[PDB]
Context: one part of a larger RNA
RNA sequence: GAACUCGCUGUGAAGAUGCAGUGUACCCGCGGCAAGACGGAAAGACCCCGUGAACCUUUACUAUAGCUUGACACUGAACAUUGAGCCUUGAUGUGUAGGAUAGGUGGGAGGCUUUGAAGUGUGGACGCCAGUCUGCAUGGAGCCGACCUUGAAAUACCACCCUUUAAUGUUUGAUGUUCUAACGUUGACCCGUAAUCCGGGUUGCGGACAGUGUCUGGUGGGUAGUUUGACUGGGGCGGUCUCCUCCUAAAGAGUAACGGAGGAGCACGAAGGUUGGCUAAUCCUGGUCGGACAUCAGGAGGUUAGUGCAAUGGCAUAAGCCAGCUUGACUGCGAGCGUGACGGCGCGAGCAGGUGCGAAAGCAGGUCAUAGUGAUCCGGUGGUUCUGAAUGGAAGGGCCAUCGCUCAACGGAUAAAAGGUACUCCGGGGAUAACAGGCUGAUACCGCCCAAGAGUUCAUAUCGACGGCGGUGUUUGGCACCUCGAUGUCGGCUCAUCACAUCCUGGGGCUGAAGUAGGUCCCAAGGGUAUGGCUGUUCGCCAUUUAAAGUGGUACGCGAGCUGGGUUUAGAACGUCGUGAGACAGUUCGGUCCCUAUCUGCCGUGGGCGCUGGAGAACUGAGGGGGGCUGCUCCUAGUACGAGAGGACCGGAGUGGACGCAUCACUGGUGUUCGGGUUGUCAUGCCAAUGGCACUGCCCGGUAGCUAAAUGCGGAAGAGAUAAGUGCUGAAAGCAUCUAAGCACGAAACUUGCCCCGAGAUGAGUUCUCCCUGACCCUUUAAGGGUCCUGAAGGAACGUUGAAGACGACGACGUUGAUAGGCCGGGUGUGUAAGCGCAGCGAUGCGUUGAGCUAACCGGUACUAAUGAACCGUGAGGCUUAACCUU
Ligand code: UE6
Repeated sequence: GAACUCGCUGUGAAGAUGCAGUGUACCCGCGGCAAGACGGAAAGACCCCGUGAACCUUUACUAUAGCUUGACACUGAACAUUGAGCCUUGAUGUGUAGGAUAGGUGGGAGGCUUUGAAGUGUGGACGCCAGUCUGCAUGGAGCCGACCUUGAAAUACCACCCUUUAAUGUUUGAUGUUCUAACGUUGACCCGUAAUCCGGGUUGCGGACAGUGUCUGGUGGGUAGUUUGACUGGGGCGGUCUCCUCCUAAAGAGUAACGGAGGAGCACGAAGGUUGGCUAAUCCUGGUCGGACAUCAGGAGGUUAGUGCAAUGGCAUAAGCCAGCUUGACUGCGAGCGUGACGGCGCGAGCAGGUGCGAAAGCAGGUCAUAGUGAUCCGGUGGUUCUGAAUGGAAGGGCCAUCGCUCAACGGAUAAAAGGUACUCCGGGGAUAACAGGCUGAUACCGCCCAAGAGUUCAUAUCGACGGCGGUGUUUGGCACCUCGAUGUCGGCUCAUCACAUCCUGGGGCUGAAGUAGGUCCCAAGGGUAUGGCUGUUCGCCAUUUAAAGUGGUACGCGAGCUGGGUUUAGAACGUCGUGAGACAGUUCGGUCCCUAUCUGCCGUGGGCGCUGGAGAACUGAGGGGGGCUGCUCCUAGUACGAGAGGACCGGAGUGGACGCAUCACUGGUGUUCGGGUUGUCAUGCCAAUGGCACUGCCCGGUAGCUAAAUGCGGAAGAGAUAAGUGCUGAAAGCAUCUAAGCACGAAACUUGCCCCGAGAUGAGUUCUCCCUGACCCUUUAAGGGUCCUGAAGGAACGUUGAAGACGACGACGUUGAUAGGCCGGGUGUGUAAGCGCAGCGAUGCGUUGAGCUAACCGGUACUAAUGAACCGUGAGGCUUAACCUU
C1' cells in the first nucleotide's frame, strides 16, 4: 500500500489479524467502552553525529570603530638662557739643547715713528707650575732681526694646515617670556534682513595653542570574522595518539581489542677501525687489619658472567675484557635482493679514487643487532659563472653540502584561535545513549547437597559454619538486537487479570507438640486480603483496626480512561562553581496533558438467512457464565489437659462485618408536572382576586416513580473422584512392608449439587396443537417453467399503548373493546380557597370551613381515539433404503 482485517502458544528484524500448530467462529447492522492495531497528529525537542548554523561570554585567535601618544603639515614673529656647531676673526708647539710662550715643502734682509712705539699697573686663563705680552688712562723717540742654540731659525711683513679656548658673525636644535597676523569664538554690536540659520563687517577674548589631515605606539568583546581534534563497548571525565622488545599470533610472513608486560625522543672522537693478547658468575679451602661480602693463593664450577640502556635473538673464531697504532664514523658508484598502497626504509658482494691496521692472507663505507625520530613549503650559510629578461655585470634562481619544527594530535589543516546556550536551530542515526522489549544470569531472590557446631546429652524439633549443585527471570548489571520521518514517564485515581515461591480461611507430617498458643515442612489459588497522620512519593515510620492487611507477572498492567504533585523547557532567587556567558541531577516559588473509533476486542441490542410444507407454543440441555469470604458470643465444658495459672479437639446454636441479588411494605432522599407562605416589579381598567419575570425569585411541605442510609434473601448441606497424608490385607524378600494384585479413608482445589444464559448444539434436537385435499398449458421432461382459480393457519403493518425501551426488540389492547386520555368516586398531599357576613380606626382576626385545590396513585366508566378493509404467507410438501398396512 492492498485486505476475504479471530483467540491462544510458539516462531520470527528479537512484543503477530496475516508465519507454524491448534482452538473457536452462520451473514450484516445499531447503541456503547477504549485493551491492541508499537493507533492519528508533528522527517525526536532528549542522546550522539556533521571538520552544520545562529546568537551570547571571555585575560581564546586575528582584526577593527572609539579613546589616547608623538612626528610632520595647516603654522608665524621677536627677546632671554642654552646644546650642537660652523671659511675667518684671538689664544693653544721650554722633546733633550736654551736670553724660550718656535710647527711648516717656495718667495725675503725690520711688521714700525701726528688711524705714534721701549717704562708700569699684570686680574689669572694658559702651566714643563713657565711667562710672552694678549689687555695697555699714567712709556707719546724702540726689552725687539740673521746672533749661542740648526736635521728644524722663525708669523721679525707670508700663499698654503692641524693638538687648544672664548665674546662676536652665521647655522639650526631645546626651554622660557612676550607679541599678532594664520586659526578658534555655541562674546557683543552693525548689515544682507520684517531671520536666535548662514555670510560679511567692527570689536573683544583666546592664539600659534586648540582643532583637523597623513603617519605612528598604546588601549580597545564597544563591534566583527572565526577557531575550540580524534579514538571511545553511547558521549563526557580519565587514558591514548610516533618509535622499539616480548606475549596474544593458531611451528613461513602478516594478523585485532580502552588485551597482558616493559622501553625510546640517546650515548660515544672512543664506547669507532685494525693488529696482538686475554676469558667470567658463584661457592669451598687458607691468609694482618678484613667483617656474611673489598685485595691475595689453590680447587670446584663452566658463562647461571658480561653487553653504554628495555626486552628478545645472538655472542668463545668471542659481539665480552686489555693494550699498541690509528680515522673506513672515507668520496663517487653499485650486480642482486628484503619490506612497504605510496612517500619511503633496509641488506649488499663488487668497481674507481684515496686511506688505516697487519710480516701476510686479509679487515674497515661507524658501534652485537633490532628504538634514539619529522615529509613539503618558506628562509639562512658555504661552494659551484649552470642560468643572468637589450648587451657586460649584478640581483634573484638552479645544482651540491648543510642549518631552522616535543609540526608529540609525531603522513605534519593556518605564521596565528578558548567557552556558553534550558533562548535555541538545521541536516541525519535506532550506525549510538536515557524508557520498555529482547539475549544473558555475574549479581539478586528461591530451593537443594555435605554436616563442623549450637540446641542440658542429642548434627538434622529449630538453626547451620567451611564449601558444593541448581531454579526463577525477580533486583543491581552486561550487551546494543527492535523503535530517532515520535513505542509519552514517577506516584495517585478508575478498572483490572494471571502465577503460587500461601497472608487469612481449609487438609496434613514432625516438634525441644501437656492444654491454650506456637515453630517447621507438605498439600491447597475457591473466596477473601485496613483506614488514617507525614511526605509528590513508591517505600518507610507512626496511630488505630482486621480472620488476614500475601509475594510477584501483566510496556516496573492501565494518560486515543482521568489526574499532573514529581521528573523534564522558557521566568526568578539562595548555596556552590566560574573572570564571565552560564552551570549543578543541590534547593526554592511559578509554569497549555489534543483526538467525533474504520478494524480487532469487549458490553449490550437488532436485521437476514438457515434448520427441507407452513405456522403457534411448551421444552430437552451439548455447552457457557454467576456464586464459593469470614468474625464474635453461647452450649458441649470450666469438661479433656494441667501442680497451678490457664484452658480445648469433635459437634451444635445464635448473632455480626464485607460482598452480591432483588424490592419500595416500613424509615428516608428526591419530587422545577401538587398545595401553601413570601420579597421586588409589571400587567389583567380599578378594588378585591390572579398571572408573568427575578436560579423553580427565594422558601416551607409533599403524590407517584426512581432510589439507600431502608428490609428481604444468598454463600451451604449433600454426592462423586482425589492432593498431601493415614490405613487394611499382602508377596516379591519364610521376616518386614499402605502396593506390586486387591481393598478403605482423606481438603474452601477438581466434577456435581445452587442461580442465569443456552438447539447458528449447521451434530440446527424433542413434545403438543393448528392450517392448506384446484384446473390447465409449454418444453431442452425435471426437486422444470407459465396461466387461471384459490390466499388458509398465522404473520406483518397501522392505531391506542406499557412498571418494556437509545432505535429495533419485548408485552397489553383495537368496538364481540378498559389500550390511552378524559370523566365519576376515592385516596394522598397541602392546610381552613374565593365570595359574603361579623369584630376592629387599621394591619388583621373570626364564621361559613379541615375549606378550596390536588401530577404520575386506587376502584370504576365507551365520552374521545384505537375503521370495514388492504398487504405478506398457499394449494398436501424430494430421493434411496429398511420395518409394518399386506405380523
Ligand atoms: N520529547 N520537554 C523514551 C524517554 C525515554 C523531550 C525531551 C524534556 C519539554 C515539562 C527530556 C531533558 C525526555 C522524555 C520526554 C520521553 C514539564 C522530548 O524530546 C520514547 N523517551 O524513553 C522513548 O517515540 N516540558 O525538554 N518540559 O525528556 N518540562 O526520557 N522522554 O526525553 N514541566 C526532554 C523536555 C519528545 C516540555 C514539559 C529531558 C530528560 C518525545 C518524554 C524520555 C518523544 C517521544 C515520546 C518518543 C517516543 C519514544 F518514548

Description:
An RNA structure (23S ribosomal RNA, nucleotides 2018 to 2904) from Escherichia coli, in which 887 nucleotides are resolved. It holds a match to the Rfam family "Bacterial large subunit ribosomal RNA". Its Rfam clan is "LSU clan". It was solved by electron microscopy to 1.91 angstroms.